[PDB]
Context: bound to proteins that are not shown
C1' cells in the first nucleotide's frame, strides 16, 4: 500500500506529450558527519597483465627405524622410549574464485536405469588353492631390488640430478595351507544278468561362450518310450520343488568347456590365559589393517515430460564428408549414428524451424507493488562452466585436473647465451582500465574439512583494519524564579489585583549528562570495540548540524544592498534591458536532518502498451476492393422432475453462572444411499463380516432415544484375478514443489533491525515450554465431480445381445506312475456360418449457410449492332468588309472573298434535354437502339442438403486519372512549347495557336481527398412519412409485408464538441474477428530486400532536434464575401461656391550665419488662441552676469574677495578686459563632492487636458432559460423613431448607464412684482407753424400718475392639444383648425462601455530617465532672423460690372467693452484737404462714450458697353499717428502710376428656415497692426422633406491558420555559424565467429625395434600404420567496429536577401493522385475530393 499537479489559448473543453512527485539490498558523485548495533565492497570497462609472500599435506597402542639423532634409568644380545629423513598408504577430483562461453543448451520441477560405474562407510560374505593327490613343494614362514643414509661428482642457474657402496615392507614378485559327504563322468573284474562294482578323475570363487531349469486357468481318463516303482504284485502307482516384478532371457541354480587364470591374509598391536604329552607341545582373548562378491551409503553418467529474451531488413533448414531410420559389427561403465560397413529416404518448420543479436551463465530470488502487471537477478544457497587460448593425456574409485604433465599459439621471467623456469577468474598486493570498489595485518579459539588421524594441517573459515553500499536505535539540551509582552476568567472604579498561565530578554540560578580521555575488571586465541565502571569531563564565544530552497508547480519574503537582456538563474513555465518576489549577497523564513543534494538507469504515477483496461468520422490511426490458407471463433437438441430414507454442520430453544455443555424439535445449509421404463465395469475365489439366518425371546429411558448367537446365508464391507475398458480440456481434495528469502505464531535482543532463543526452582548438584503455520500455478502424479467446451459410435449394417445350433482354430491344467509319445472328454480363447431376441438402428430443420425452382428487376459485365445532333474540315453556294477574341486591347483569318448563309460529305470522339437526396455493381465504375453470351441480388416457396459458417497472417483477382512499350487512330480540348497583353518582373492567371496526351488493340503500372476521411459478421434499443424492387390483400390506389438507396423529428443514450438511429446497448468496463495508431519534426528520408522497361510501388529505421504541434468550439478583430440600416462632414433637387486672376495668410520646397520649432488622409496646412519691428524667442553673429544651494578642506584679517572716474578697448558710459592705486572688512573666492536651472532630448517612459471613433446609438449586470465550458439568451424577423425611441414578436422577466429627462438660452403672457441708471401720458414750462381745442419740438427729479413698450423676479403656457385620414386600427405618421409656437417648438451645454503607441515634455514649480551646467543648451544686453524667392499645395480677401460704379440726399441694429493712482472708452468746441492735432468734460458704467445715427439698402442725379468712369495690383513723392527704435514700406492719409482678370480645366467644399448667401459691427489678440477667428445683429432666397446610386460609418450572416488582432500571420530558394547522420574512389582498415583446401606439433593406440639389466624374463632410445588433433598458410562466408578528398541533406532557426505560395472568394477557392515546367516559394494539364465560397428549382 486504488490520490495526481504545472506547461499549447484572449478565454474554453479535449487529444497529447514534456516537466514535476515518491521508491530503488541501485551504481556513481558533491557537500556534510557525534554515538550504538549490523555490514556490502575490482561484477559492470579489461575471463586484461601480474613483482613478492602465502593458500595441501598427512602418524596412531597398532605398515617400514641400526638417524654414525635425542634420550636414557635400567621392561630385554633381535627390536622395544621419544622420534628427523625417506619408502608405503591416504589425500591433493573437496574447498575457494569467476561468469567468458552458452538460447531447447544450461537450468527448474518431474521421471527413468528391466541402460550403467561407484574409493570410502555400513551390513553380509571365502574348509573345496598343492596337481601325479608315493618325489620335494620351506609354511616354525619363501625371493631380490631399492630409498633414505655414507662417500665421489657435474652444472652460471631450478623442488636438476649421475656414478659407487649399504639395507627394510601391509612396496614389489612368488607360494603351501585344513572336515566329511554327495553327485557325475571314466572305467578294472564277471556275465550275458529287468546285471554292479572296486578306484580313477572332477566338482570353491572370478573370467568368456553355449545350453538347461527358473512352473501354475479348474476337473477326467484313454494310449504307453514302457522297463522305473514297490514286491499286497492284478505291475498299488502316491507324494513331487519352484523366490521377486506392472513387466524380463530377472535373481538364483545347474550342464559342457574356456582363461598372457582374478581372489581365497607369508601383515601389525595390546593382553597373556588354559590343557601338560613342561616339548618352546597343543589350544586361546580384545582389534588393527587387508581382501572376493553381494547389499548399502556417498556419488556419477545418461535420461522422460513441460517451460526461455529480441529479431521475418532471417522462410525454408538438415542430408557431399551422419542428416532421419533399419541390420550387423566396433567402441563404451553402459544405452544410442557414439563410430564403421551396407541398405532405405528420411528428419524439422508460420503452433516461427533454420539463421542473426543479446551491454544472456540458469534457478531460488530482488525492486516496485489496489487488483492485474513492469523491471532486475555478475553477487552469501542450489545447478552449470572455466582456470591466458586451444587440443592431448598420465595417475587414480573419481580429472579430459591446470597451486598435474605434453604440444602448439599468445604473453612474459632468469642466464656466465650453453640453457632453464612459467600461468592470482584462491588471500593480500601492484599495474592497467576506467564514473566505478579495502590490509602485502592477527589466528585455528568458533564453523567445519582432510590425513595413518583426540595431537598435525587448512588465506576453507574466523578476528581486527579500511569502509556515510544499504539497514536499526538515537546526543546536540532540561527544569527553576524574578522577568517582560500579553493573552483565560474572576475586582470591571477609567486606578487595572498580576489575577490562570503562556511567549520573548546578548538577566541570573543550582542540578542532569555521555561525546571524549582513563583505573581496573569484563570481553577475546591474543587483543580491539561494545556492555559495566573508579577517577576525570557543557555555560552558549563553547562539545557551535548540515544540505537544499523561499514566483508557480511546492512548504517558505512585491524585506535590504549589488548588477542592469550583462553576469547569471531556470528539470518545466519562465526570470534578468535601473523599484529583479527568480541572478550575486545579507537578513529572515521553509523543508528534510546525521544526513541532504546531483547524474544515469529503473518501478509507480502510465487506462501514455490497455488480459483485467486505451484509441482509430474530424485530434495519430479502418487495408482501394473482394477472394482465401493457417489462426481465432462458431445455433439448438440427448435423465428431467417427483417420492423416500439416513447419518451431518451451524443458529437453536431453556446457554440457565453474561463462558461453555446436551435431549428431541424449530430450521437453514450442505452430504450419501434407495425407488420411480433408471451401469451402480463384468465376473472368479478369499470371508461371509454382518444382520429378517433364531439352540435359551422379553436383556430393555417415551415401542421410530432397541439383544445374550445357531445352520445354508444376502458378500458392494473388502482384496487380486483373467476379462475389455471412446478420448481430452476444465475444476475439487491430496501429494509434491531444498534451505535461506516472503507472509506469519511464540519470545522484553535494555527498544529496534535482528536472533532463535528462552522460562520457572529449594539457584546447594534441576525442572521445563520452543524452534510453529501459510503461500508458491504453468508441467507431471493420485483423487472426487460430470455443468461448460470439444471428441467417438449402428446407414451399401462388416451393427448389438445370446443359455442357441454347427463347422473351424488353436491353447493345457489335477490325472492316466514318471519324463515322453499321444487321441479324446474337457475348460477357457480367438474365427466363419445359421437360427433366436429387439419399439432393432438416421435429433431439430436455426427470421444460420449452400443448392434447386418460379415470375421478375437493373444506366451490372462482355462481344456484335443501331442511331443522334454537334465540333472541325473539305467540295458546291450566294453575298460584301470586316470577322476573331476581351474587363479593355493585341496576336490571327481576310476583296484569290473571311465571318455569316444554304446544299451534300467524311472523320474521329461524346451520348445532351429526360436525369432525381433514382437504379445497378466487390470497389474502381456504369446512361442512344437492338441482338447474342453467360452472371447476379431481392422477393416467392408446406422444394433440397444439414453446420457445410463468421473473420481472416501467408497467398491471390479486380483496381479512376495520369504515366510506360509497340501497332492502329488522330475531330475536339490541350501538359510542354510557341505567342499577344497585363505587370517593377509574370517564360502566371487572361487571349490565339499547339506537341505528347485525350480514343483503340496487345502488354505494363497498382496508385487517388481510391471519402461515408466511419472494417466486416450477429443481436438488441424510437417515432415518422416519402421512394425503388418483389409479394399479398383488395374495391385497383391505397394498405400491409420482406429487401434496398436515402431522408425528417427527438435523444432514450453517446460524445471534447461538431454532431451520431449509429459514432447507442463502454469504469454498471467481456457477442465473434481482421487491420492500424502511441507528442511534433527528422521522414515515408537513409539502408537492405523485393516487384516494375521506367516513372516508381510495397516493406522501412536511426542519429539528431523540439514544448508544443493538433482537434472542436467561444468571444473578438479583420475580409478585395452576402445582406440590412443611417448621415447634405453621403447622394438626390438645387443654391452659394472653391479650383482659373491679383493680392493676403499657412505649409512644402529652395535659399540662408540663422531663415527656431511642433502638426502631414478624414482626425496637419488663418492650427499651436502662432496678427514675431525690440521683448516675445527657442534660431544666427557677438558681449555680460551666476542668480555655482549646502557640506568639507584649501585660502586664511602683515586683507580672503566685490567695487570704480579717465582713457585703452568695444556698437556701447559693459572696470567686461587693460593702464593705474585707491575703495571693502569675511559675505565669499579656490578645489572636492553635491545642487540648481534648462521653450535641451524622448508624447514610443508618463500625468492632466484635448481631438477622434461618436455625438453615431451604444453598453451592462439581477433572477430565470440554453450550454461540461469559455460563453449565450434577454440585447429580436417586422413596423416605427432623431435615437437599443418605441410598438410588437417572444425563454425570458423586470431593471440600470448612454439616448431621453435635465440645465442655459431664444420666441407668448395689457397677469403679477417694482423701477430716472428704462419708458410713456397729460400737467409746470416754453418755441415755431396755425387759429380750432390744435399739430411739432425743447426743459431726463419743476413735477405728479402709471409699468403697455424696457429691465428681471416669481409663476403660467405645449402635451402633437382637437378633429379628420392611414397602418400589426399598436407605436406612429400625414392633413386641417385653433395657438405665441406643432421640423426633438429653435439653438446649444452636459454626454456610456471603451479604445488610439492621435496631439501636447514649446502652458505648467505635472513629471521619469538621459544630456548640459561658468568659454552654459542657465540668464541677460546689442544687432539680425522667424517675413528671406525659379517654384508645388491649402484656408481666405478683392474682382470681373448696368440687379453695376460714381455723386448728393434719405437713414435703421444687435452683442459688446471701457481708467485711481492710471493715462482706459471719449462727447462738445476750436485748427486741419485728409490723416490727425488741440482745449475741456462725462463715465469704475441699463446713467457718460452710445440712439455705437454700422453697412448693404432707400430715393434723385452722373456714366453707357468699351478692360470702360468695371478692376485697384505694382510703383513714385509728400504729410501724420504708435513706439526706445518703423530701414526689409507697422499703420493711416493726399496726389500720381492703373497690371492681371471678359465668370474660371480635371477636380472638389458647405448647406434644408430668419436657414444658405449678401452685409457690415463688437470682442479676442492689441503700444501700434484683420484680408483671421469668437460672437452680434441687418437684408433675406432657390430647392428637398426623400433615397441607398456614390463615399463613410454601424448592425446581422459568413470565412479565418489573426488575438502584438491584416501596420496580422506566413511559405520556399539564397546567404552566415554550429552540430548530427547519410552517400563516397580507396579490390579502404580492424576485431571476432564459422568454414573448403593444403601443411601439420604432441601425446594416445598399434606394427616393430632391441642400448642395457637378468640363464632368461623384464626393457630405454628409435620406428610402421592409425585415430584424436592444436597450430599455421590460403581462399570463402557471416557479424561488429571504424578512416575518407568530395557530395547531398537535416536541425539549431526566429531575425539577413529575394519575392508573396497559404490563411478572407487571400485577390487564379483550397487540397489529393499523376505528369510536365523551373531562382524560389510555385505554375499548368487530366482525373478526384469538399476538409467549399452551394445541404436549395
Nucleotide at each position: 500500500u486504488a490520490u495526481c499537479u504545472g506547461g499549447u489559448u484572449g478565454a474554453u473543453c479535449c487529444u497529447g506529450c514534456c516537466a514535476g512527485u515518491a521508491g530503488u539490498c541501485a551504481u556513481a558523485u558533491g557537500c556534510u558527519u557525534g554515538u550504538c548495533u549490523c555490514a556490502a565492497a575490482g561484477a559492470u570497462u579489461a575471463a586484461g597483465c601480474c613483482a613478492u609472500g602465502c593458500a595441501u599435506g598427512u602418524c596412531u597402542a597398532a605398515g617400514u627405524a641400526u638417524a654414525a639423532g635425542c634420550a636414557a634409568u635400567u621392561u630385554a644380545u633381535a627390536c622395544a622410549g621419544u622420534g628427523a629423513a625417506a619408502c608405503u598408504g591416504c589425500g591433493a577430483a573437496u574447498g575457494g574464485c569467476u561468469c567468458a562461453u552458452u538460447a531447447a543448451a544450461u537450468c527448474a520441477g518431474u521421471u527413468a536405469u528391466c541402460g550403467u560405474u561407484u574409493a570410502u562407510u555400513u551390513g553380509a560374505u571365502a574348509g573345496u588353492u598343492c596337481c601325479u593327490u608315493u618325489a620335494c613343494u620351506a609354511c616354525a614362514u619363501g625371493g631380490u631390488a631399492u630409498a633414505a643414509c655414507u662417500g665421489u661428482g657435474g652444472u652460471a642457474a631450478u623442488u636438476c640430478u649421475a656414478g659407487a657402496g649399504c639395507u627394510a615392507a601391509u612396496a614389489c614378485a612368488u607360494g603351501c595351507u585344513u572336515a566329511a559327504a554327495a553327485u557325475c563322468u571314466c572305467g578294472a573284474c564277471c556275465c550275458u544278468u529287468u546285471g554292479g562294482a572296486a578306484g580313477a578323475g572332477a566338482u570353491g570363487u572370478a573370467u568368456u561362450u553355449a545350453u538347461u531349469a527358473g512352473a501354475u486357468a479348474a476337473a477326467a481318463a484313454a494310449u504307453c518310450a514302457a522297463u522305473g516303482u514297490c514286491u499286497u504284485c492284478g505291475g498299488a502307482c502316491u507324494c513331487u520343488u519352484u523366490g521377486a516384478u506392472g513387466a524380463u532371457u530377472c535373481a538364483u541354480a545347474a550342464u559342457a568347456a574356456c582363461u598372457u587364470u582374478u581372489c581365497g591374509a607369508a601383515u601389525c598391536g595390546c593382553a597373556u590365559g588354559g590343557c601338560c604329552u613342561u616339548g618352546u607341545g597343543c589350544u586361546g582373548g580384545c582389534g588393527a589393517u587387508g581382501g572376493u562378491u553381494c547389499a548399502u551409503u556417498c556419488a556419477a553418467a545418461u535420461u522422460u515430460c513441460u517451460g526461455c529474451c529480441c529479431u521475418a531488413u532471417c522462410a525454408a533448414c538438415u542430408u557431399u564428408c551422419g542428416a532421419u531410420g533399419g541390420u550387423a559389427g566396433g567402441a563404451u561403465a553402459g544405452u544410442g549414428g557414439c563410430c564403421u560397413a551396407c541398405c532405405a529416404u528420411g528428419g524439422u518448420u508460420u503452433c516461427a524451424a533454420c539463421g542473426g543479436g543479446u551491454a544472456a551463465c540458469g534457478g531460488g530470488g530482488a525492486a516496485u507493488a489496489a487488483g492485474g502487471g513492469u523491471u532486475c537477478g555478475a553477487u552469501u544457497c542450489c545447478g552449470g562452466a572455466g582456470a591466458g587460448g586451444g587440443a592431448g593425456c598420465c595417475u587414480g574409485a573419481g580429472a579430459a585436473a591446470c597451486g598435474g604433465c605434453u604440444a602448439c599459439c599468445a604473453c612474459a621471467u632468469c642466464c656466465a647465451a650453453g640453457g632453464a623456469a612459467g600461468g592470482c577468474a584462491g588471500c593480500a598486493g601492484g599495474c592497467g582500465c576506467g564514473c566505478a570498489a579495502a590490509u602485502u595485518a592477527c589466528c585455528c579459539a568458533a564453523u567445519c574439512c582432510u590425513a595413518a588421524u583426540u595431537c598435525a594441517g587448512g588465506g576453507a573459515g574466523g578476528u581486527a583494519g579500511u569502509g556515510a553500499c544499504a539497514a536499526u536505535a538515537a546526543a546536540u539540551a532540561a527544569c527553576g524564579a524574578u522577568a517582560c509582552a500579553g493573552g483565560g476568567c474572576c475586582c470591571a472604579u477609567u486606578c487595572g489585583g498580576g489575577u490562570c498561565u503562556u511567549g520573548u530578554a546578548a538577566u541570573u540560578g543550582g542540578a542532569a549528562u555521555g561525546a571524549g580521555u582513563a583505573c581496573a575488571a569484563u570481553g577475546u586465541a591474543a587483543a580491539u570495540a561494545c556492555c559495566u565502571u573508579a577517577a576525570c569531563g557543557a555555560g552558549g564565544a563553547a562539545c557551535a548540524a548540515u544540505u537544499g530552497g523561499a514566483g508557480g508547480g511546492c512548504a517558505a519574503g512585491u524585506c535590504u544592498g549589488g548588477u542592469g537582456c550583462c553576469a547569471g538563474c531556470a528539470g518545466c513555465c519562465g526570470c534578468g534591458g535601473u523599484a529583479a518576489u527568480u541572478c550575486c549577497a545579507g537578513c529572515u523564513c521553509c523543508a528534510a536532518u546525521a544526513g541532504c543534494g546531483u547524474a544515469u538507469a529503473u518501478u509507480a504515477a502510465a487506462g501514455u502498451u490497455g488480459u483485467u483496461g486505451c484509441a482509430g468520422u474530424u485530434a495519430a490511426a479502418a487495408a482501394g476492393c473482394u477472394c482465401g490458407u493457417a489462426g481465432u471463433u462458431g445455433a439448438a437438441c440427448u435423465u428431467u422432475g417427483g417420492g423416500c430414507c439416513c447419518g451431518g454442520u451451524u443458529g437453536g430453544c431453556c446457554g440457565g453462572u453474561c463462558g461453555g455443555a446436551u435431549u428431541u424439535c424449530c430450521a437453514a445449509c450442505g452430504g450419501g444411499g434407495c425407488c420411480u421404463u433408471u451401469c451402480c465395469u463384468u465376473c472368479u475365489g478369499g470371508c461371509u463380516a454382518a444382520c429378517c439366518u433364531u439352540g435359551a425371546g422379553u436383556c430393555c429411558u417415551u415401542g421410530u432415544g432397541g439383544c445374550u448367537c445357531u445352520u445354508g446365508g444376502c458378500g458392494a464391507a473388502c482384496c487380486a484375478g483373467g476379462a475389455c475398458u471412446u478420448u481430452u480440456a476444465c475444476u475439487u481434495u491430496g501429494a509434491a514443489a531444498a534451505a535461506a528469502u516472503u507472509a506469519g505464531a511464540g519470545u522484553g535482543u535494555u527498544c529496534a533491525a535482528a536472533g532463535c532463543a528462552g522460562g520457572c526452582g529449594u539457584a546447594u548438584u534441576g525442572c521445563u515450554c520452543g524452534a510453529a503455520u501459510a503461500u508458491a500455478u504453468u508441467a507431471g502424479c493420485a483423487u472426487g465431480g460430470a455443468a461448460u467446451a470439444a471428441u467417438a459410435g449402428a446407414a451399401u449394417a462388416g451393427g448389438a445381445c445370446g443359455u442357441u445350433u454347427g463347422g473351424u482354430u488353436c491353447u493345457a491344467u489335477u490325472u492316466u506312475g514318471u519324463u515322453g509319445g499321444u487321441u479324446u472328454c474337457u475348460a477357457g480363447g480367438a474365427c466363419c456360418a445359421u437360427c433366436g431376441u429387439a419399439a432393432u438402428g438416421a435429433u431439430u430443420a436455426a427470421u444460420a449457410g449452400g443448392g434447386a425452382c418460379g415470375g421478375u428487376c437493373g444506366g451490372g459485365g462482355g462481344c456484335a449492332u443501331c442511331a443522334g445532333u454537334a465540333u472541325u474540315c473539305a467540295a458546291u453556294u450566294g453575298u460584301c468588309a470586316g470577322a476573331g477574341g476581351u474587363g479593355a486591347a493585341a496576336u490571327u483569318c481576310u476583296u484569290g472573298g473571311a465571318u455569316u448563309u444554304a446544299u451534300u460529305g467524311a472523320a474521329g470522339a461524346c451520348u445532351a434535354a429526360c436525369u432525381a437526396c433514382u437504379g445497378c455493381g466487390a470497389a474502381a465504375g456504369c446512361a442512344u437502339u437492338u441482338g447474342c453470351c453467360a452472371a447476379g441480388g431481392a422477393c416467392g416457396u408446406u422444394u433440397u442438403c444439414a453446420u457445410u459458417a463468421a473473420u481472416c497472417a501467408a497467398g491471390a483477382a479486380c483496381g479512376a486519372a495520369a504515366g510506360u512499350u509497340a501497332g492502329g487512330g488522330g475531330a475536339u480540348c490541350g501538359a510542354a512549347g510557341a505567342u499577344g497583353a497585363u505587370c517593377a518582373g509574370a517564360u502566371a492567371c487572361c487571349g490565339u495557336c499547339g506537341u505528347a496526351g485525350u480514343c483503340u488493340u496487345a502488354a505494363c503500372c497498382a496508385u487517388a481527398a481510391a471519402c461515408u476521411a466511419u472494417g466486416c459478421c450477429g443481436a438488441c434499443u424510437a417515432g415518422g412519412g416519402a421512394u425503388c424492387g418483389g409479394g399479398u390483400g383488395c374495391u385497383u390506389g391505397c394498405a400491409c409485408u420482406c429487401g434496398g438507396c436515402a431522408c425528417c423529428u427527438u435523444a432514450c443514450g453517446a460524445g471534447a464538441a461538431a454532431u451520431c438511429a449509429a459514432a447507442g446497448u463502454c469504469u454498471u468496463u467481456g457477442g465473434g474477428u481482421u487491420c492500424u495508431g502511441g507528442g511534433g519534426g527528422g521522414a515515408g528520408u537513409a539502408u537492405g530486400g523485393u516487384c516494375g522497361c521506367a516513372a516508381g510501388g510495397c516493406u522501412g529505421a536511426a542519429a539528431c532536434u523540439u514544448a508544443a504541434a493538433g482537434g472542436a468550439a467561444u468571444u473578438g478583430a479583420c475580409g478585395g464575401a452576402a445582406g440590412g440600416g443611417c448621415a447634405c462632414c453621403a447622394c438626390c433637387a438645387g443654391g452659394a461656391g472653391u479650383g482659373g486672376a491679383g493680392c493676403c495668410u499657412g505649409c512644402g520646397g529652395c535659399u540662408u550665419a540663422a531663415u527656431u520649432u511642433g502638426a502631414c488622409u478624414c482626425a496637419a496646412c488663418a492650427c499651436g488662441g502662432g496678427g514675431a519691428a525690440a521683448c516675445u524667442c527657442a534660431c544666427c553673429a557677438g558681449g555680460u552676469c551666476c542668480a555655482g544651494a549646502c557640506a568639507c578642506a584649501a585660502u586664511a584679517a602683515g586683507g580672503a574677495u566685490u567695487g570704480a572716474c579717465a582713457g585703452a578697448u568695444u556698437g556701447a558710459g559693459a572696470g567686461c578686459u587693460c593702464u593705474u592705486u585707491c575703495u571693502u572688512g569675511a559675505u565669499u573666492u579656490u578645489g572636492u563632492g553635491g545642487g540648481u536651472g534648462g521653450u535641451g532630448g524622448u508624447g514610443c517612459a508618463u500625468g492632466g487636458c484635448c481631438g477622434u471613433u461618436c455625438u453615431u446609438a451604444g453598453u451592462u449586470g439581477g433572477u430565470g432559460g440554453a450550454g461540461u465550458g469559455a460563453u449565450u439568451u434577454g440585447u429580436c424577423u417586422g413596423c416605427u423613431u432623431a435615437a437599443u425611441u418605441g410598438c410588437g414578436a417572444u425563454a425570458a422577466c423586470g431593471a440600470a448607464c448612454g439616448a431621453g429627462a435635465c440645465c442655459u438660452u431664444a420666441a407668448c403672457c395689457u397677469a403679477c412684482u417694482a423701477a430716472a441708471u428704462a419708458g410713456u401720458g397729460g400737467u409746470g414750462c416754453u418755441a415755431g407753424c396755425a387759429u380750432u381745442u390744435g399739430c411739432u419740438g425743447g426743459u431726463u427729479a419743476u413735477c405728479c400718475a402709471c409699468u403697455u413698450c424696457u429691465u428681471a423676479g416669481a409663476g403660467g403656457g405645449a402635451c402633437u392639444a382637437u378633429c379628420g385620414g392611414u397602418u400589426u386600427c399598436a407605436a406612429g405618421c400625414c392633413g386641417a383648425u385653433g395657438g405665441a409656437a406643432g421640423u426633438u417648438u429653435g439653438a446649444g451645454g452636459c454626454a456610456a462601455u471603451a479604445a488610439c503607441a492621435g496631439g501636447u515634455c514649446u502652458g505648467u514649480g505635472a513629471u521619469g530617465c538621459c544630456c548640459u551646467u561658468a568659454g552654459a543648451c542657465g540668464u541677460u544686453c546689442u544687432g539680425g532672423g522667424c517675413c528671406g524667392c525659379a517654384c508645388g499645395c491649402g484656408c481666405g480677401c478683392u474682382a470681373c460690372a448696368c440687379u453695376g460704379a460714381c455723386g448728393g440726399a434719405g437713414c435703421c441694429a444687435g452683442c459688446g467693452a471701457g481708467u485711481c493712482u492710471a493715462a482706459c472708452c471719449u462727447u462738445g468746441g476750436c485748427c486741419g484737404a485728409g490723416a490727425g492735432g488741440u482745449c475741456u468734460u462725462g463715465g469704475u458704467a441699463a446713467u457718460c462714450u452710445u440712439g455705437u445715427g454700422a453697412a448693404a439698402c432707400u430715393c434723385c442725379g452722373u456714366c453707357g458697353u468699351g478692360c470702360u468712369g468695371g478692376g485697384g495690383a505694382u510703383a513714385g513723392a509728400g504729410c501724420a499717428u504708435u513706439g526706445u527704435a518703423a530701414u526689409u514700406a507697422u499703420u493711416g492719409c493726399u496726389c500720381u502710376u492703373c497690371a492681371a482678370c471678359g465668370a474660371g480645366g480635371a477636380a472638389u467644399u458647405c448647406c434644408u428656415a430668419g436657414u444658405a448667401a449678401g452685409c457690415g459691427c463688437a470682442a479676442g489678440u492689441c503700444a501700434u497692426c484683420a484680408g483671421c477667428u469668437u460672437g452680434c445683429g441687418u437684408u433675406g432666397a432657390u430647392u428637398a422633406c426623400g433615397u441607398c446610386c456614390c463615399u463613410g460609418c454601424c448592425c446581422u450572416u459568413u470565412g479565418u491558420a489573426c488575438a502584438c488582432a491584416c501596420c496580422g500571420c506566413c511559405c520556399g530558394u539564397c546567404g552566415c555559424u554550429a552540430g548530427u547522420a547519410c552517400c563516397g574512389a580507396u579490390u579502404g582498415a580492424a576485431u571476432g565467429g564459422c568454414u573448403u583446401a593444403g601443411u601439420g606439433a604432441g601425446g594416445c593406440c598399434u606394427c616393430a625395434g632391441g642400448a642395457u639389466c637378468u640363464g632368461g624374463g623384464a626393457g630405454a632410445a628409435u620406428u610402421u600404420g592409425g585415430a584424436c588433433a592444436a597450430a599455421c598458410u590460403u581462399g570463402g562466408u557471416c557479424a561488429u567496429u571504424u578512416a575518407g578528398a568530395g557530395g547531398a541533406a537535416c536541425u539549431a532557426a526566429a531575425a539577413g536577401u529575394c519575392g508573396u505560395a497559404a490563411c478572407a472568394a487571400g485577390g487564379u477557392u483550397u487540397c489529393c493522385g499523376u505528369a510536365g515546367g523551373u531562382g524560389a516559394a510555385c505554375c499548368u494539364g487530366c482525373g478526384g475530393a469538399a476538409g467549399g465560397a452551394u445541404c436549395a428549382u

Solved structure of RNA (18S ribosomal RNA) from Saccharomyces cerevisiae, 1737 nucleotides shown. An Rfam search finds the family "Eukaryotic small subunit ribosomal RNA" in it. The literature on the family includes a 2002 paper in BMC Bioinformatics by Cannone et al., "The comparative RNA web (CRW) site: an online database of comparative sequence and structure information for ribosomal, intron, and other RNAs". The source organism's lineage runs through Eukaryota, Dikarya, Saccharomycotina, Saccharomycetes and Saccharomyces. The PDB entry is titled "Yeast 80S, ES7s delta, eIF5A, Stm1 containing". Among the 77 different proteins in the entry, which are not shown, are 60S ribosomal protein L21-A, 40S ribosomal protein S7-A and RPS29A isoform 1. It was solved by electron microscopy to 2.4 angstroms. The sample was in a buffer at pH 7.5.